[PDB]
């Protein structure tokens, strides 16, 4: 590289 | 609320 993705970020209903 | 997207912090 990558996987994970209670906050924040953008776009959508 | 629901959904894509990015993605801190942390683990791996």
């Nucleotide at each position: 590289u990558c996987c994970c993705a209670g906050u924040c970020c953008a776009c959508c209903g | 609320c629901g959904g894509u997207g990015a993605g801190a912090a942390g683990g791996g």
Solved structure of RNA (Substrate strand - Minimal Junctionless Hairpin Ribozyme; Loop A ribozyme strand), 25 nucleotides shown. The depositors describe the entry as "Crystal structure of a junctionless all-RNA hairpin ribozyme at 2.05 angstroms resolution". Keywords: RNA, hairpin ribozyme, all-RNA, mutation, low salt, S-turn, E-loop, ribose zipper, catalytic RNA. The 2006 paper behind the entry is "Water in the Active Site of an All-RNA Hairpin Ribozyme and Effects of Gua8 Base Variants on the Geometry of Phosphoryl Transfer". On the sample the depositors note: Chemically synthesized based on satellite tobacco ringspot virus. It was solved by X-ray crystallography to 2.05 angstroms.